[PDB]
Context: one part of a larger RNA, bound to proteins that are not shown
RNA sequence: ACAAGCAGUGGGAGCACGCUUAGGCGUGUGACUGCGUACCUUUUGUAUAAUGGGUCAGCGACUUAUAUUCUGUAGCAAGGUUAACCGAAUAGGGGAGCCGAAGGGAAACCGAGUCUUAACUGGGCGUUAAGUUGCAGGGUAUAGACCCGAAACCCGGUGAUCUAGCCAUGGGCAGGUUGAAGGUUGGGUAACACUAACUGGAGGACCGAACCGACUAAUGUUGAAAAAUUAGCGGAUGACUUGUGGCUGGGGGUGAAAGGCCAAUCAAACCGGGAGAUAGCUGGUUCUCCCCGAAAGCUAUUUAGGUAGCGCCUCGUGAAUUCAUCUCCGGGGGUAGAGCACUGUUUCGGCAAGGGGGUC
RNA sequence: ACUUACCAACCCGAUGCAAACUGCGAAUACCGGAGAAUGUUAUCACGGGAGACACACGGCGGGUGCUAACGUCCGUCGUGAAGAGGGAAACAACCCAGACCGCCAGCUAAGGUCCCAAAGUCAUGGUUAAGUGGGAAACGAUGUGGGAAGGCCCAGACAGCCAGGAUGUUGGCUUAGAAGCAGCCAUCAUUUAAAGAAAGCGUAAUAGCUCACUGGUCGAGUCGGCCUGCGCGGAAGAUGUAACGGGGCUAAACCAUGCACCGAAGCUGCGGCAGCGACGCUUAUGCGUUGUUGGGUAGGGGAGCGUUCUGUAAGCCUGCGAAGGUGUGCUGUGAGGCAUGCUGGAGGUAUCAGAAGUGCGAAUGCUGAC
Numbered sequence: 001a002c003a004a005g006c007a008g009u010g011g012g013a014g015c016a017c018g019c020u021u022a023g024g025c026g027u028g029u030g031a032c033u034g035c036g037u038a039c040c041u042u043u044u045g046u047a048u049a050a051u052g053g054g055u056c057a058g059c060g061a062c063u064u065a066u067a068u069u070c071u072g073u074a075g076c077a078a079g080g081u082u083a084a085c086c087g088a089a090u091a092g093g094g095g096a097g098c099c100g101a102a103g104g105g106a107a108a109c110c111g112a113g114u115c116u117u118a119a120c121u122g123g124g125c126g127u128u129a130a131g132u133u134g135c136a137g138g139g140u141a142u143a144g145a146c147c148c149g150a151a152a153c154c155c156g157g158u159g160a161u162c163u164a165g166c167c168a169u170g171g172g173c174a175g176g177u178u179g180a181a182g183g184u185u186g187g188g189u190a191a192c193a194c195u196a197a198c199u200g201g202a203g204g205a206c207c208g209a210a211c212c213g214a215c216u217a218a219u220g221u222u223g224a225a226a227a228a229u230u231a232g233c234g235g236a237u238g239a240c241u242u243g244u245g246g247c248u249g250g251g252g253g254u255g256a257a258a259g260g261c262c263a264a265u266c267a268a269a270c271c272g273g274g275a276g277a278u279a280g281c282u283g284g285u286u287c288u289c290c291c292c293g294a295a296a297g298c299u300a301u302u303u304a305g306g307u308a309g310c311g312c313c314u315c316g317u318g319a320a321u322u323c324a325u326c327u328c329c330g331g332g333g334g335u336a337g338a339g340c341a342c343u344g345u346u347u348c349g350g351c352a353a354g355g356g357g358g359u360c
Numbered sequence: 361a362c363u364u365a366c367c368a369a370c371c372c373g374a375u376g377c378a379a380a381c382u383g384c385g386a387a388u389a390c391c392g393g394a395g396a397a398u399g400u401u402a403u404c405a406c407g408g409g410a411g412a413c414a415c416a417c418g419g420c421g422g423g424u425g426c427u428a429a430c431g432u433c434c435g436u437c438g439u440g441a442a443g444a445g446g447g448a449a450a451c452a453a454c455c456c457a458g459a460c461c462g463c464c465a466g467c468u469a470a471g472g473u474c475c476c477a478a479a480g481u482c483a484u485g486g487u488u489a490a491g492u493g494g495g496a497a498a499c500g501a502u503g504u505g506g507g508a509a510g511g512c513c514c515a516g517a518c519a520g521c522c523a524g525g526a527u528g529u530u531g532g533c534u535u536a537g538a539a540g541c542a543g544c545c546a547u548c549a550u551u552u553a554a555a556g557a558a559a560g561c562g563u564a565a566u567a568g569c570u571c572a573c574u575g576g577u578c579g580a581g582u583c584g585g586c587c588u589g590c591g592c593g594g595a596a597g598a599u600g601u602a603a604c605g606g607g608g609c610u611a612a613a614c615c616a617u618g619c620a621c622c623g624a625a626g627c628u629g630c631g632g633c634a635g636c637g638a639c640g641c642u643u644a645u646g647c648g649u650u651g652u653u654g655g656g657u658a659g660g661g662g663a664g665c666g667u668u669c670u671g672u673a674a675g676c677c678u679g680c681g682a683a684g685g686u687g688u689g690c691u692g693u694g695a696g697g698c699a700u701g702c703u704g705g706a707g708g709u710a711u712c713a714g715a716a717g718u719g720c721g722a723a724u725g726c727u728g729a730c
Base pairs, nucleotide, nucleotide: 008035009034010033011032014029015028016027017026018025039052041050054730055729056728057727058726059725064143065142066141067140068139069138070137071136072135073134074133075132076131079099080098081097085093086092103110104109113125114124115123116122146284147283149281153274154273155272156271157270158269164248165247166246167245168244169243170242171241172240173238175207176206177205178203182199183198184197185196186195187194211235212234213233215232216231217230218229219228250266252262253261254260287664288663289662290661291660292659297310298309299308300307301306312411313409314408315407316406317405318404319403322402323399324398325397326395327394328393329392330391331390337384338382339381343378344377345376347374348373349372350371354367355366356364357363358362415440416439417438418437419436420435421434422433423432424431445456446455447454460632461631462630463629465628466627467626471622472621473620474607475606476605480619482618483617484616485615486614487613493609499593500592503590504589505588506587507586511582520577521576522575523574524573526550527549528548531545532544533543556571559570560569561568633654634653635652636651637650638649665719667716668715669714670713671712675709676708677707684703685702686701687700688699689698690697691696
Other pairs, nucleotide, nucleotide, family: 012030cWS012031tHS013030tHS023024cHS038053cWW039722tWS040051cWW043045tHS044452tWS060720tWS060723tHS061284tSS061720tWH062285cHS063145tWS077130tWS078100tWS080132tSS082096tWH084094tHS087088tHS087091tHS102111tSS104114tSS105107tHS105108tHS112126tWS117119tHS143145tHS148282cWW150278tWH151277tWH152275tWW159250tWH159263tHS160163tWS160248tWH160253cWS164254tSS173209cWS174208tHS179201tSS179202tHS180201tHS181200tHS188193tHS189191tHS210236tHS214215cHS220225tWS223225tHS224228cWS249262tSS250269tHS251268tHS255258tWS283723cSS288694cSS293658tHS294657tWH295412tSS295442tHH296441tWS298413cHS308413tWH314660tSS320401tWW332389cWW333388cWW334335cHS334385tWS335386tWH336385tHS340378tWH342381cWS346375cWW351370cWW352369tHS353368tHS400636cWS400652cHS401403tWS411658cSS416453tHS417453tSS425428tHS425429tHS440452cSS443458cWH444458tHS444625tWS445624cSS446470tSS456469cSS459655cWS468624tWH470623tHS472479tWS478622cSS481612cWH488490cHS488611tWW489610tWS490610tWW491492cHS492611tWH494608tWW497595tHH498594tHS501591cWW508585cWW510511cHS510512tWS510582cWW513580tWS516579tWS516580tHS517579tHS519578tWS524554tSS525572tHS527550cWW528529cWW529557cWH531557tHS534542tWS535537tHS537539tHS537564tSS539565cHS540560cWH540569tWH541561cWH541568tWH547557tSS551555tWW552554tHS553574cSS555572tWS558559cHS561569cWW562567tWS562568cWS563565tHS600601cHS600602cHS604607tWH608612tWS611613cHS640646cWW640647cWW641645cWW641646cWW642643cSS642645cWS656657cHS664695tSS666718cWS672711cWW673710tHH678706tWS681704tWS681705tSS681706tHS682705tHS682707tSS683704tHS
């Protein structure tokens, strides 16, 4: 053990065990029922069938140094403060310096002014406002600068026990076929040429084992095996195959040439180093509460998924009825609608030049 | 030169059309001035720190496209983004409405009140018969409700029922034959109360038939003409009813009117917390007050918890049991804190300051275990 879904949450019976004289108490379980599609990331927008995580434990990402600016706080104050160094060493000494108390001008120079101009009624920048040295913090700069991650580039080594080519010295190829040149004898010729028989044993010759390959199919594909097994298949005295040793090194070798091979690695090997190369790209970024709260726009950009100024957010300090809504007052429109004087377009009627066609 | 079915400027009259036409011309919006009330300065300037520069749908005005697209590109408002709650079956962007915390209290909004499923099987007057409601057009139809006309009608209407419907002439062409009826042209006249050079059937064509037309019996309207309400046909799709969420419904549908009730995290009531302003006191203020505010991503500002280490500390706690482990109880708005049982068996450290290898769930993270 007749009941359908992020498995909880809100209600809730029964049962068990404690308590208390119950006392709708406490603890465990939870029939039945309302509601209810995990988390992170990335997005205009994710239950999404988009990404990431099998789980647990440990570790794992805004730092440090030096400059510079602003805020808070402390000392001193028109001044503030020392560096190296010396030193009985966090004392004291050391004022070399640095910043500030004056600016204007490209500069000479002038100076509470100065520049501009021949000169300003002028105009620009100034005067009329306290700084400086620590300590703590927010930005910025240079450094790997929040952490992890390329494909690459360069420098010095190590590799030809695999494979490619070559060099030296050794080895291998069962068995069966075919019958080249040449030779001998006979015929033949003036002599050749030629011709028959016999002999002979050539060949990147033939069939086929070892050996060397790898055309087809099936199997196997977390394999018996990081390239094999089974059944067939090609060469098999040669541009053949094989043992031992040697030589050629990375923009280099070797290549009967496929960008093939150079130790299961190759449109530039492997190992160590420059090195934390650089990633306007993707991922990730760990405790709590309170207040405020955007943008996805404009301009520019070898710019378009980046960045900069402005617009919009926040914090601080100043300043005016400064701002908003409504009422009244003063303004400019040329849109909706409408219209057909204009610019175009359009239909019908009236009046008709004037064309086209005949007569000529 | 005359003429001209040909066309025709101009002018005059009538009728329209326009983003790039205007002799006209709004609503709104915008700029300025004045005044009151209200609003936590909501405005402007300067300085410290940013983020953002992929937007989306919906309304309105448009370009583009097919007045196609969950299409694309502008203007402007709204919501989402960065906002939960109620409604629309489910459903970012639509409707209602902006969540400080608690309550087994009340009133409402959009939307609803037969059962699933909270609240009217409510009231009154109508409409629909199609399950229309609960998908779709041009067009078609004696479906049915309402309204204003009008032909027509007791000189008897309308429909049935009962009578007649002709001649010249077969008009002519035409064709073998057209004779009303293949077709064409002409297309008349006469007798009546009426009658066609004829509508069809129909014939080789004639012929035949009916109809138009008009007269008796009976005892009270037809059809189309309009304007409207609600229905009908038009109407075919692929896993399974599958075009009200379902059951079901003749109202539990639709229209009009009214009064009740349900319904949210909106509003009110009661209790509590925090921010920011004005107050009275009191001063490091706090209370009684007093208004008002507290959804939130990027991001800015403020205030804290805990961990390791240094001083305070040759202090303090601890073998009468330290740290670590594992339960339980209490406590604060939170990170947390405190006490204590068991395990463990030697360290731990108040307070106020100081310094950081200071907090992990994710990075196809790294190592071990499973």
The PDB entry is titled "Cryo-EM structure of the E.coli 50S ribosomal subunit in complex with the antibiotic Myxovalargin A". The RNA (23S ribosomal RNA, nucleotides 526 to 1261) from Escherichia coli K-12 has 730 modelled nucleotides. It holds a match to the Rfam family "Bacterial large subunit ribosomal RNA". On this family, see Yusupov et al., Science 2001: "Crystal structure of the ribosome at 5.5 A resolution". The work is reported in "The Myxobacterial Antibiotic Myxovalargin: Biosynthesis, Structural Revision, Total Synthesis, and Molecular Characterization of Ribosomal Inhibition" (Koller et al., J.Am.Chem.Soc., 2023). Among the 27 different proteins in the entry, which are not shown, are 50S ribosomal protein L30, 50S ribosomal protein L36 and 50S ribosomal protein L6. The entry also models magnesium and zinc ions.